[PDB]
Context: one part of a larger RNA, bound to proteins that are not shown
Molecule: 23S ribosomal RNA, nucleotides 2007 to 2891
Organism: Acinetobacter baumannii ATCC 19606 = CIP 70.34 = JCM 6841
RNA sequence: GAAAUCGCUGUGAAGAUGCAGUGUACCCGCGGCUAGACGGAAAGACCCCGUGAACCUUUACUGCAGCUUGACACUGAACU
RNA sequence: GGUUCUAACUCUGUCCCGUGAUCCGGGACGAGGACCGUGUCUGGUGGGUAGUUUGACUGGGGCGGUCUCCUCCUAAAGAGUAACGGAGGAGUACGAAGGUGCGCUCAGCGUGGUCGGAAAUCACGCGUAGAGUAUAAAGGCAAAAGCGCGCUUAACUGCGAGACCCACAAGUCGAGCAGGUACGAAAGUAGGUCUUAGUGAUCCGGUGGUUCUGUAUGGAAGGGCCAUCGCUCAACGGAUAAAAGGUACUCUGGGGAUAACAGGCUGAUACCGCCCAAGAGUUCAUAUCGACGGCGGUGUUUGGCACCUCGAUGUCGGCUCAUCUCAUCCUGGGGCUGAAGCAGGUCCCAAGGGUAUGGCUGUUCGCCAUUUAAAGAGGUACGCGAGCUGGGUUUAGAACGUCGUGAGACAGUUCGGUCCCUAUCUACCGUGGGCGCUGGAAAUUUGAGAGGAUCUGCUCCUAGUACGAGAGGACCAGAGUGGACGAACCUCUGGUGUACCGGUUGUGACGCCAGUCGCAUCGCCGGGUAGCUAUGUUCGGAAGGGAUAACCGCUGAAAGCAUCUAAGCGGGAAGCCUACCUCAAGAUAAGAUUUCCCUAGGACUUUAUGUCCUCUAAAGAGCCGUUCGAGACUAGGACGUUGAUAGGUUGGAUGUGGAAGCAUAGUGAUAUGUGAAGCUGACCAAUACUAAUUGCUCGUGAGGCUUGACU
Ligand code: T1C
Numbered sequence: 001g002a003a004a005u006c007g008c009u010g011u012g013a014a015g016a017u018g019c020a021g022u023g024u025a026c027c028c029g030c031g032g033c034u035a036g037a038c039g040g041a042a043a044g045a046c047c048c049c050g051u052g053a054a055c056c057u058u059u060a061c062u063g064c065a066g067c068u069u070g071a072c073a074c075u076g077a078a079c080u
Numbered sequence: 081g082g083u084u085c086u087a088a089c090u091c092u093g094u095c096c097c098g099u100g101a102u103c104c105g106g107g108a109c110g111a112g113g114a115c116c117g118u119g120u121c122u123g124g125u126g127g128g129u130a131g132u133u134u135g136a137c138u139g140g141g142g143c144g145g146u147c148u149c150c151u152c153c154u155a156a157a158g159a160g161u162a163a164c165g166g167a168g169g170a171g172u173a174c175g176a177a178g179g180u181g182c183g184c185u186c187a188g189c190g191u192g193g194u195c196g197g198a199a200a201u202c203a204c205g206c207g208u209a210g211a212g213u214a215u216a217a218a219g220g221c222a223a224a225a226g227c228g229c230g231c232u233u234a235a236c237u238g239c240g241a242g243a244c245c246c247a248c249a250a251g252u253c254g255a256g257c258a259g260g261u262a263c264g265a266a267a268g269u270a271g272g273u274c275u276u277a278g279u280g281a282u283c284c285g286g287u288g289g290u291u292c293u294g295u296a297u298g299g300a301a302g303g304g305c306c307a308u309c310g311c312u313c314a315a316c317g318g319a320u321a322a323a324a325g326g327u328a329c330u331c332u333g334g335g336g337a338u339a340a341c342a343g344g345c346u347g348a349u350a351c352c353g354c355c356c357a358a359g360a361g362u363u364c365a366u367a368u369c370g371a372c373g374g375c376g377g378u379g380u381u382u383g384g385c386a387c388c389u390c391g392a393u394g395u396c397g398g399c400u401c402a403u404c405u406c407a408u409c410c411u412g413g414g415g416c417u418g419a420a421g422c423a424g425g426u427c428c429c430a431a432g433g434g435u436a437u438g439g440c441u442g443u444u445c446g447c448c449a450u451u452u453a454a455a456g457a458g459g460u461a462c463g464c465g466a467g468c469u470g471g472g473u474u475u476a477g478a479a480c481g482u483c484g485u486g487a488g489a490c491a492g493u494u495c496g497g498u499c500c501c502u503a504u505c506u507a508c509c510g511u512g513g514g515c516g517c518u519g520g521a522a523a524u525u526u527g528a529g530a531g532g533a534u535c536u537g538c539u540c541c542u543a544g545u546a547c548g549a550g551a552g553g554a555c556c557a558g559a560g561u562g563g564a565c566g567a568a569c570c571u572c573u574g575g576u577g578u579a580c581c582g583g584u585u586g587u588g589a590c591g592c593c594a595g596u597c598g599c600a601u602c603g604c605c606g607g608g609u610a611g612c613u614a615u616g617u618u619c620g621g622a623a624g625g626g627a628u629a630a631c632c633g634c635u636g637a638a639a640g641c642a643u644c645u646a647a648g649c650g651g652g653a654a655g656c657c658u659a660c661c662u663c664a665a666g667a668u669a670a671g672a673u674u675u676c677c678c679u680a681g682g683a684c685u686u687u688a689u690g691u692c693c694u695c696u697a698a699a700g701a702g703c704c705g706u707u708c709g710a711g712a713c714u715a716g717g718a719c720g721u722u723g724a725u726a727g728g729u730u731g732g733a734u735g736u737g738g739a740a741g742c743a744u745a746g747u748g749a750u751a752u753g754u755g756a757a758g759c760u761g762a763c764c765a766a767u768a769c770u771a772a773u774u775g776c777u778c779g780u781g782a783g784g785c786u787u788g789a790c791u
Base pairs, nucleotide, nucleotide: 003017006023007022008021009020010019026514027513028512029511030510031509032508035506036505037504039501040500047335048334049333053330054327055326056325057324060132061131062130063129064128066125067124068123070121071120072119073118074117076085077084078083079082080081089112090111091110093109094108095107096106097105098104135147136146137145144164148170149169150168151167152166153165171316172214173273174272178232179231180230181229182228183227184226186210189205190204191203192202212221213220215278217276218275219274236259237258238257239256242253243252244251248317261270262269263268284310285309286308287307288306289305290304292303293302342389343387344385345384346383348382350378351377352376353375354374355373359369360368395472396471397469398468399467401463402460403459404458405457406456409434410433411432412429413428414427415426416425417424436450437449438448439447440446477495478494479493480492481490482489483488515666519677520676521675522674523673524672525671529663530662531661532660535563536562537561538560539559540558547552565620566619567618568617569616573614574613575612576611580607581606582605583604584603585600586599587598588597589596590595624658625657626656631651632650633649634648678783680694681693682692683691684690685688695781700778701777702776703775704720705719706718707717708716725771726770727769728767729766730765731764732763735759736758741754742753743752744751745750
Other pairs, nucleotide, nucleotide, family: 002018cWW005505cSS011016tWH014343cSS014344cSS030712tWS033507cWW034035cHS034503tWS037466tWH044046tHS045392cHH046339cWW048338cWS050332cWW052331cWH057486cSS058060cWH061127tHH065126tHS069122cWW075114tSS075116cHH076087tWS076114tHS086113tWS086114tWH087113tSS088113tHS099103cWW126128cHS132323tWS133324cWH134325cWH137164cWH139164tSS150216tWS151217cSS154163tWS155162tHH156161tWW169277tSS171279tWS173177tWS176233tWW176235tHH185224tWH186211tSS187207tHS188206cWH193201cWW197200cWH208210cHS211224tWW220225tWS221224cSS234260cWH234270cSS238271cWH240255tHS241254tHS245250tWS257271tWH264266tHS264267tHS280313tHS280318tSS281313tWH282311tWH294300tHS294301tHS320322tHS325487tWS327329cHS336340cWH339390tWH341393cWW347348cHS347349tHS347382cHS349379cWW349381cWW356372cWW357370tSS357371tHS358370tHS360365cHS361367tHS364418tWW365370cWS367425tSS379381cHS386387cHS394395cHS394499tWW396442tSS400464cWW406431tHS408410cHS409431tWH410453cSS413630tSS420547cSS420551tWW421546cWS421552tSS429629cSS430654cWS433535tSS434454tWS435455tSS435456cWH441445tHS451455tWH452454tHS453535tWS453536cHS464467cHS470499tHS476497tHS484486tHS484487tHS516670tWS520699tSS526665tWH527664tWS527667tHS528664tHS541557cWW542556cWS544545cHS544553tWS545554tWH546553tHS548550tHS548551tHS564621cWW570572cHS570613tHS570614tWH572616cWS577610tHS608761tWS609762cWH614615tSS614616tHS623659tWS627655cWW628653tWH629652tHS630652tHS635645tWH635647tWS636646tHS637643tWH638639cWW638642tWH639641tHS645647cWH665667cSS666668cHS677698cSS696780cWW697779tWS699779tHS705772cSS710715cWS719772tWS723768tWS723772tHS724769tWH725768tHH734760cWW737756tSS737757tHS738755tSS739757tHS740755tHH746748tHS746749tHS768771cWH
C1' cells in the first nucleotide's frame, strides 16, 4: 500500500490478523467500550554525530569603534 | 623650561545690523590664546562591537587514558595479523666507547693468606657459559661482537651490480670500481659503534661555496645548484603565522550506525533448591540447624551486550479494572518431631475461595497505630494515561548552598509551572436482521456444551472430659449466631420524588377588593403518592455421589524372611468430575414430542422436485393501531369492538391539613363555624364515553431419490 482484517503456543529484523502447528468460528448490522492494530498527530526536543548554525561569556585568537600618548601641520612675537 | 604679549584660532559671553528671527552671517566689544581643538603618523587601552576557533580514538558520550618510534608475547613452526589485550623501553651517548695491528679471557665455587668479615686485593685448583655488552628486551657474541695496549681519522669523497621491504612518501643491506688515506711485515681490514629505538615532510628564511641565471647593455640585487642551520609542527603524513567556553532560550541536517524506557540474548549478581557432614543440639550429624567445600533451577534484582524502535514504543506513584503462576499467607489433607494436652517447628499434597483500615511521606517501600482466619510471593510494556490523575522526576521564571572570572552548572535543595483524539479493523459487553435446519406452521422441550457460585469468625455442647504434678486444656461429632461477598425485592425503616398539598418574601398582571396566576435555583420553606433505590427486607455458598493427591493400608511374591505392588483388593482433601443456579440444537451432528394447514385444471417439451397459462392464497406471520412493571432502536408481552389495551369518567384509597363564599367575634392584624373541608401525578376497582377499521402484504396447492422394514 492493498485486504476474504479470529485465539493460543512457537518461529521470526529478537513482542504476529497475515509464517508453522493447532483450536475455534453460519452471513451482515446497531448501541456501547478502549486491551491491541508497536492506533492518529508532529522527518524526536532527550542522547550522539556533522571539521551545521545561532546567540551569550571571558585573563581564547585576531580586528575595529571609542578613549588616550607623543611627533608634524594649522601655529605667531618678545624676555629669559 | 617658563614668564609675558596678541595677530592666528575659540566662546553653547554682551551689543548692533541683515530682521518681524534664542538659527546663521557680518560688525563692535569682552574673555581667553598659541593653548585647546581638528587632520596625518604613532605607542597604549579596548568582549563596546565583529569574525572565528575550541582534535580524534572510545563496548553511547563525558571523565580518565592514549596518539610517533623500539623489544617480547598474543601470532595458530615463512612473512603479516586486532582489542581501552599482557609486559617493558626511547626522544640519547661517544674523537673514543670509531679504525687498525697486537695481546687477553670471564661469572662463580673450594682451599689457604695483615687488618679483611658471607662478599675487596694475592696464590693455587677446578670452572657446566651461568660474566660482560653505554642503554630496554629479544636475537647474537671465541676469528669473541666481551677486555687491554700502540699508532691513528674510513665517523672519507664520487659511486654502486643486485636485492629486501614497501599504497606513496620513505626505510634497509650491499659486493665491486675510482680517488685520497689509516693500521699491518704481509695477505688484508676499515664508507662509525653486536644489531634492532635515539625521530619530523613541505613551505619560508639564514650561513658557506659556485664562470648557472642576471628583464636594453656591463654589473649588481634577486633567484638556481651543492653543503648545512632554524619545528615536544609530541594530536609526531605535520589544516593557520596566529584561537577558550556556555546554552534549561535555543535551531537545522541526520542516526536505533549510538545511550536513557520497555522488549530480546546472557545469567556474573540476585532469589529458590539440592549434595557432603565438621559441628551445635544435656547424650545424639541429619526434631531443628549446619562450617569448610560442591551441583543446579528461575528469570523478580543490579548488571553485561547493543539485536528492534530516534520520518516518536509517554515516565515514577496513585485511581479504576484486572488476569495468570505456585516457590501457599489463611482455610483443607498428611509425615516426622527435642509431638503429654494446648500450641508450635519442619517437610509433603493442595491455586476453590479469600487475602486490612489509617498516620507520615510524591512515594513504591518502610516505620508506626489498630485490626484480621489471613493482611502471600511473583508475571502480565516493573498489566492498565486513544480509561482518569499529574504529587515526584525532566522545558522556559525565581532563590539558597556549592562550583565557576564569567556565560552558567549541580552527589543538591526550594516556591511556580497547558495531559489532544467523534473508534475503521481485531477483541469484548449487549442487542437485532438474513439465511439454513429434506413441505409449511404454533407450542413445549432434551442437553453436547458454556458460564456463575465455591470464603470464613465466634459462642454453646461433647467436657472442664482425654492429657497433665499442676497450670492449663483437646481430637471427632452436633447446634446457634456473625463478618465479608452475591442475588432478588420494596411489606417494613428511610432517601428522592421540579406534573400532589400547604406556608411565605419581592414584583407584575388579571378593571378594582377579594381570589390566584407569571417570574425570582422548583424563588424560598414544610410535608409527600407511585416508581426507582440502600443504609431497608429476604435468600445463598446445604447435603450427597464418583475418581483421585500426598499419605495409610490389606493380602502378596520377585528375594524361604521382609515388603502398600509386580498380580489382586482398599481408604483418602476447601482441589477434579458431578451436584446447585443461568444460558444452551448456527450441537450445520442444526435433536425430540404434541397439535395444526395445504388433495385445481390444463397445455409445451430440455422428460424432470421441467416451463408457461388459468384457478387457488390455507395453517400462520408481518405491516398498522392502543400499549407495557419490556425497551437506545430493536426484540419481547398484552390487547384491536364477540374489546378493559390506553386515556377519560365514577367510586375508593392516599397525601396535604381546615378551600372559596358566607356568617360571626374583633378597631385591626386575625380567629372561629359552615366542614377534616377543599384539592389531590403515577395506585386499586368498575365503566365502551374517546381511540384501537372497514384492510393490505407475505406465507401455497400433499413435500426428490435410493435402500431396508413392515405393508
Ligand atoms: C677449565 C677450562 C678453563 C679449560 N674451561 C674451558 C672453557 O672455558 N670452556 C668453554 C669455553 C667457551 N668459550 C671459549 C667462551 C664456551 C662457550 C660457550 C658458548 C655457549 C653459547 N651461548 C652463549 C649460550 C652457545 O649458544 C652454544 C652453542 O650454540 N653450541 C654453546 O655451546 C654454549 O652454550 C656453551 O656451552 C659454551 C661453553 O660451554 C664454553 C665452554 O665450556